[PDB]
Context: bound to proteins that are not shown
RNA sequence: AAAUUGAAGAGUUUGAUCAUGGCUCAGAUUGAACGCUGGCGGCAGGCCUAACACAUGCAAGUCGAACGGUAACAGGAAGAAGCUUGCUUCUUUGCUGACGAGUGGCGGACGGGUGAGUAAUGUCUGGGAAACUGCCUGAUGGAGGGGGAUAACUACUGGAAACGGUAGCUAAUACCGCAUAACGUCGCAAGACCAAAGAGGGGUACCUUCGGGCCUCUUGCCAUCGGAUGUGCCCAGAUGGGAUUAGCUAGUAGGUGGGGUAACGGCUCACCUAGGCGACGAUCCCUAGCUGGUCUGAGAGGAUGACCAGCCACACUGGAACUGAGACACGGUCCAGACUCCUACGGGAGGCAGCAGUGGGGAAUAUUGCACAAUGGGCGCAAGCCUGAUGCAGCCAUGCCGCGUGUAUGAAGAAGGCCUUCGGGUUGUAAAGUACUUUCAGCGGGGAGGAAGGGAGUAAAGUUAAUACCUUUGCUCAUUGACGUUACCCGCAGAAGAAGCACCGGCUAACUCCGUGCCAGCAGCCGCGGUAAUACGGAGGGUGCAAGCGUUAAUCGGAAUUACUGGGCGUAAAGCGCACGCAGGCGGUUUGUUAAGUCAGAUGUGAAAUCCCCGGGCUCAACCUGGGAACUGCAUCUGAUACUGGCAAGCUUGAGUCUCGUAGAGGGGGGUAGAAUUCCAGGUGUAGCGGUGAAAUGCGUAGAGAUCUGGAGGAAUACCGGUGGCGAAGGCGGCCCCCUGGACGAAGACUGACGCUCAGGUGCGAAAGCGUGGGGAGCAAACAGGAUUAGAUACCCUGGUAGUCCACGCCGUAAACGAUGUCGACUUGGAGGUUGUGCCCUUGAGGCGUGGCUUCCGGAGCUAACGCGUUAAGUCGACCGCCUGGGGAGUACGGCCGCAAGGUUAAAACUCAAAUGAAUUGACGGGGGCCCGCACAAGCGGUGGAGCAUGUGGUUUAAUUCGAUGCAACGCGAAGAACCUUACCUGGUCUUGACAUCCACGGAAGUUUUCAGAGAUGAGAAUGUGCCUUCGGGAACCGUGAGACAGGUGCUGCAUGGCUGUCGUCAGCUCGUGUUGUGAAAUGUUGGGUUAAGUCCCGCAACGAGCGCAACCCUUAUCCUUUGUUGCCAGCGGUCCGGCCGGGAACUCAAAGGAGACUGCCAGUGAUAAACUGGAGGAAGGUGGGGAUGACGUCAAGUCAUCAUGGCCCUUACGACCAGGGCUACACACGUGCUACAAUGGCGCAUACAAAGAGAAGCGACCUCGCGAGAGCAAGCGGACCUCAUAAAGUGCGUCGUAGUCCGGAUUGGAGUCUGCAACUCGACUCCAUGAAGUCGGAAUCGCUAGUAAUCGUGGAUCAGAAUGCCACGGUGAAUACGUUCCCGGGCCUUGUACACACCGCCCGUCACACCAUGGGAGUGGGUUGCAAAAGAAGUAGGUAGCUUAACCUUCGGGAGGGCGCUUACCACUUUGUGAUUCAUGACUGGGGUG
RNA sequence: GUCGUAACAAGGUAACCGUAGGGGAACCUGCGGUUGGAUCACCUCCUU
RNA sequence: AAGGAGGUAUUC
Repeated sequence: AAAUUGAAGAGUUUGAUCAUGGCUCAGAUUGAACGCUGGCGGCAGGCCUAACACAUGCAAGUCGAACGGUAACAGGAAGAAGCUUGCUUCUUUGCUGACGAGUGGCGGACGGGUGAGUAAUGUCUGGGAAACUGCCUGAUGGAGGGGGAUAACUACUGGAAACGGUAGCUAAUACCGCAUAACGUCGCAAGACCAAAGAGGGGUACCUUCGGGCCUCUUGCCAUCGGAUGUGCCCAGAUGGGAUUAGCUAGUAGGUGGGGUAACGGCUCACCUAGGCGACGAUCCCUAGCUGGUCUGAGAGGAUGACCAGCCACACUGGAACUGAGACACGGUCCAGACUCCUACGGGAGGCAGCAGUGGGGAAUAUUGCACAAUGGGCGCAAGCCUGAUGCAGCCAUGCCGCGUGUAUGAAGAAGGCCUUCGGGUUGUAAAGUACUUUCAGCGGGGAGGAAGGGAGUAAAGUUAAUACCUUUGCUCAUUGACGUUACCCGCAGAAGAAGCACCGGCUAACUCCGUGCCAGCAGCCGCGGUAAUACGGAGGGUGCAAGCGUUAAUCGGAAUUACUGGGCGUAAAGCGCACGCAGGCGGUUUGUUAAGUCAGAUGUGAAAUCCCCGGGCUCAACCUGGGAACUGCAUCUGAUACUGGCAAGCUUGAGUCUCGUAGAGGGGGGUAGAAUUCCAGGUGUAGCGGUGAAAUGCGUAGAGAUCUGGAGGAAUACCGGUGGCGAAGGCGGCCCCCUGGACGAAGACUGACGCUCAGGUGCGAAAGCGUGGGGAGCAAACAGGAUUAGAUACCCUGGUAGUCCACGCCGUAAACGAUGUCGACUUGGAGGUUGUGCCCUUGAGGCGUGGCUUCCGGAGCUAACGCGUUAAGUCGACCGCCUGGGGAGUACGGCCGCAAGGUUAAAACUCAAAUGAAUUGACGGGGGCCCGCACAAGCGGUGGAGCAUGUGGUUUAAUUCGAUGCAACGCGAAGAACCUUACCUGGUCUUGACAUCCACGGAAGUUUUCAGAGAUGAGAAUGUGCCUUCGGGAACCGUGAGACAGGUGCUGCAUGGCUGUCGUCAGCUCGUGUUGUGAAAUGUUGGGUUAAGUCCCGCAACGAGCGCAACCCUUAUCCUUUGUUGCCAGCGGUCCGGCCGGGAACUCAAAGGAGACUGCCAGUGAUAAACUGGAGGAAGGUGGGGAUGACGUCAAGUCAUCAUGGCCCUUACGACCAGGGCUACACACGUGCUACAAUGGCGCAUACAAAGAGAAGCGACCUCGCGAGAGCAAGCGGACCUCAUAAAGUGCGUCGUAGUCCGGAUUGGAGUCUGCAACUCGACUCCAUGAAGUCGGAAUCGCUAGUAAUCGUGGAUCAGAAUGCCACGGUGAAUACGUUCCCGGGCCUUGUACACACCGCCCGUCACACCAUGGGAGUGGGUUGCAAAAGAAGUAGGUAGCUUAACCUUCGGGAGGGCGCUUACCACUUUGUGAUUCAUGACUGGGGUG
Repeated sequence: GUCGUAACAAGGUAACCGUAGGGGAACCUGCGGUUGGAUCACCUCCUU
Repeated sequence: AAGGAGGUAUUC
């Protein structure tokens, strides 16, 4: 030098976002417990609960160098029987070593245990004075001479025992006098007074009673003053929770005097004073040993007080003293109590919170171990004894630390497992195998250190009469270890003896399979589980730790989630309803002084350990240890004077005072005015009024209402009137007077910090309400009645009480809101309102300044966002109130307040994982707005009524095959059911099959026939020999047989593809990039206009784009060019009068190419825009008309029966073949059509004008036959040629003359035609006869905006035949649109939302069930405790005449003093009574929460 | 489970705060207060 | 009630 290097977040509220906010998790830690597993060692730790009860053993003794002594043991001596002739046996003496019991000293007050009590008698830090102190120490001196006792012992005696009683005997360092006595005590001094103890070693001379005296040494004793140590006492600060504890205290506070203590002191007593403590929390209640420290934390802090060390307290419970230096005593005494044990029943004994141990309680915590070897303590001179202190060992993975369970090689990437797309992948170099090593455990040998001392000797020195004795110092010799079979070292054997626990959805590292199927189960939080579970259970694989690993409990962290460091309060929880104001907090400016805070230095202290730094020692580490730093503190001293405080003096800028004015619904009292309502009294007048969505109740002929006049009474003050004013807030509104408060301005003077905030306190405080007494017009809870309604205890109507009003009290709450505490300072702007004032030209209400209050907008900034924005929610400062998830709950209990209603203060158990704020996207609204479409309106024509056609439902049937079902199914699939189709039914039949490929054998195919049969099929009969053949035969076809398989119009359109419908040809649906926002998102896409249009132009943080819109395509409307047959015919010639034929190429027409149309032009309108309206020109004019064209997506829309297709199902049948029947039924219902009901018509006759199609198994002419449908014959035509093929409505003429008709045609009888194998079921058409309903159709409903509706015919597809349907074509050809009020569908913008599974939403409550916690609670049982009495064990203190008595005095008689007994005071336990607190319990009783 | 439809939109009688009375219950009515209410330019002149 | 104009509305 070093000793601070220190700080992480995640999940969960929502459709999504941000914020707030709770819950939960990831980390460390533990005296831990439980579960699974478990090799070794080092070091530590181990009843946290019952301060519950304790059996047994031990935990405190020692000294013979204090003493009398011997009960033992070991001697010695003398003596005796036997003699061993000297030994046995038995005796004498404490003579000696020693030593039981006893006296005496010291110790037992230390050491050890525990935390019940204790919130301050305790602890911690720092100071202090009025104290004592054994042993240890320094100094100075003493240490003389006597006495009476008493244990032990002896004798007697009581008792069961414990334990005593009498008589004698003896000792001391036991005890008591006397002498002595100061630097001691008392005293101002003089004076007075006070103590003691010996033992042991050795000894020359000396005297000796032979004991010793004497000399010396060591030690002990007494006194006084010191030291050191310990202890007592005092003060200050600090040391839990509760104010739902606010007052407590009579020795209480102080003083004087006496007593008391080692000492000060109410420590105690008497008297005197009347105090003391408390909002800086007294008292009361609950909890608790305190500290160094430990754990956690970056720190500040928070939790904690196990082990280790300091201090306190306690020792079965309560009380008391005694002995002592020290105790009110853990293993002492006494008393009371409970408990256990002993007894002869009268009595006794005992206290593990010492160490082990037992029982018990508990989730849970050990051995009835060894030793005093070491360290330490008691006693002793020492040896030594004692010591459950301590040192060690045992038990326990309880913790921390270390080590081991091998190392290297090894791909046949073995086997087995698991997964798999079946290829493989993985377990996996893993194993095996090969080579090698031996720590630890096991076995064998060796072997530190903890041991220092002490004992025996010696030599010297010191001592001393003395070389004795003793002390010290050296030397020598033999020794002292519980642990311990030590640590450690060496050798042997062999990988040999040694790995588990949790987890794998996210947070959080690590995934698959199988089982299960909202079950079993999991779960810290969010959540998992309903037939594919990475979340449950098993497996495989993997990850994390590792002799451990998880779970539970507990503390801190994360949590800035109590925020001092380090948060908030407009709307999320949170500003008191407002004001005044005491205590408190804070304080403009200047000078001086002070030096309290503050700062600097120094000094003392802050125990050691622990934490930190640098080191050292255990093989490392844990652990141990040296030095340091630190201990953030306190006290004292010395300095500094900035700041803060104090004191003194000022200053004027804060705060006030005065002078002059101004504005005002400020307040209180008293008057008054007009309107209006109500009631009353009359006049007029007459039948209604009133009320409602509509009514009724109600009022009225006894005269209402209406109208006029007069009167009475109560309440409120139109207009002005104003995001105008005033007030602290609540609040205040006609006018006038009286009393009164505040605010502001101008100018000047004055005071001189006089200020701000404010817990508690006090006051004011809307409405409702309460009390007493008035008043009462209107209005109106309650209430009555009428209605509405499913109900209507409501809304609505008619009445109507309290109340509203006055006076006086009470209440004290509101969304008492600006959801914004008060005061001050600072920070860009604009428009105003209101009220002052100054100046300029007031030219005329003007202009320019400057104060107060106030509304709106907005910048920076702030905010979570909304928003706030000089009147802040910005930047700051002072003070105050309040918040801590939602519910429970502003509720309970207690207090306080109130007449009451109730107010205020204010929890908890329980429960949920959210509750919430702001904003965003949708959806929705019995919110707003705007715009479209044959949506409505305006029209025309229908449907609905009749008959028939057709489809569906229903019913029927053997079957009436199946599907389509609001719009968007119902003349739909089906563009055509007699057989076929055909999917259905009846019956007859078939089984590798009707249809496919494959294999074998046999036959060309194919044709002609008969018979049976309803037919399918069978049975047979003639004709048959074809094509290539490398002549091996093949190809094609056919038959039989085997199965591989075919076949299914069988189920699922909610497994699908494809196709289609619908919204809807509606105008929309998105993206990229940019920008705005913290973000969800927005913007673009909105807006102003305009469009058929998200069409276009402007604006606009948007710019663009994609899919749509429009355009490109087809058709139609005009023209041009090109080409003219089969089409055309103008002009030419001929005619059979027919483009027919020469001819013509003009025209129509055909079909190929092109032109044209673009708001292009003009005007007006419009923001100079887009665009709109009109005009010209033009065949066409504003996307000219029509069509094709259908964005993203919605309807689990339709279709598995076109087809395809995943599953599922049938296979001698759900497949295949046949004949007949059915799909065509018929009491009925619905849909879509057709024909009609007539005169704008029926019928008869004549006559005219189209377009578009089809045709070879076809269209089929002309001509003949038939009344007709048709037939016969037979041209032409694959078609601008031929045929179908005559258009009909129309026009002209005639008749019918309004009827069920000369309307209508249904139905039915007869007779036919045609197609077809075949018209019975069941076809179409023709002729004759018949001649239904029907006279224009209710409620309701459909289509259409122009060549459209309406009406009239024609053609085609399907098809042998069979349209009133479908798809096309042309002829004739309208009416109406004012408009968007209403109905329907849709598009766009805006606003509110507690909706988001999106209004078919969400949510609230009573009642019913279950379940949980709590309040009240009569009682019942305890604890603690107050007060009043009663009582008084032991002890101590006081008194004492009774009894008794060793030391002292005596005059020998006694006296003094003492003891016992008695007695007084204090006081534990106890008794009673009455209060209070707490615990348990509690019949009954209230609400809560959850489902 | 029953009886409801109180609140959320103007929630179909705007909601809520205080208070009083009344009721099966959510709640209803009165008196005062708030916006944490949706709709609503206003005035003047003129036209039917 | 419906439609037109002017303003924040009047000096006139």

An RNA structure (16S ribosomal RNA; mRNA), in which 1551 nucleotides are resolved. The depositors describe the entry as "30S mRNA delivery complex (bS1 resolved)". Among the 21 different proteins in the entry, which are not shown, are Small ribosomal subunit protein uS3, 30S ribosomal protein S16 and 30S ribosomal protein S5. Ions in the entry include magnesium. Webster et al. published it in Science in 2024: "Molecular basis of mRNA delivery to the bacterial ribosome". Method: electron microscopy, resolution 2.8 A. The entry became public in 2024. Rfam match: Bacterial small subunit ribosomal RNA. Its family is annotated with ribosome and structural constituent of ribosome in the Gene Ontology.